Context: bound to proteins that are not shown
RNA sequence: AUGGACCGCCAGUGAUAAGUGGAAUGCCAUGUGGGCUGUC
RNA sequence: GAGCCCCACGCACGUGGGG
DNA sequence: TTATCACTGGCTTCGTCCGCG
DNA sequence: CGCGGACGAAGCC
Numbered sequence: 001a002u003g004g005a006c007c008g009c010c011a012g013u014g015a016u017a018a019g020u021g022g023a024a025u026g027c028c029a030u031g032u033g034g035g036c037u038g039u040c
Numbered sequence: 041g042a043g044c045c046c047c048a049c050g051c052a053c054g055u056g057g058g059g
Numbered sequence: 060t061t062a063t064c065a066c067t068g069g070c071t072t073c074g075t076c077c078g079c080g
Numbered sequence: 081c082g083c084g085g086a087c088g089a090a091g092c093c
Base pairs, nucleotide, nucleotide: 012066015063016062017061018060044059045058046057047056048055049054071090072089073088074087075086076085077084078083079082080081
């Protein structure tokens, strides 16, 4: 050593049962990589 | 023309064996 | 779409009744 | 038969 010191909110508990995202779809048309170079 | 050492041979130009 | 949705208690003094020893 | 423990009587709408 404080309107303080000491001092439990706490014992229990399925969220369960059911469920196509499905039908359709050409990225197509165009293009030289070119010129230079004893490893002695 | 640098490739470091030992040894052998050599006409000290170099030749040869071993690392 | 439907059904479900807790209890218990933290007052006062004493007397009486009931369970126990 | 005695002792201990538990519940009730209001006050209150």

Shown are 93 nucleotides from a PDB entry: RNA (crRNA) with a sequence from Thermobifida fusca YX, together with DNA. Method: cryo-EM, resolution 3.8 angstroms. The entry became public in 2017. The organism belongs to Thermobifida fusca, within Bacteria. Sample source: RNA was prepared by in vitro transcription. Among the 5 different proteins in the entry, which are not shown, are Cse2.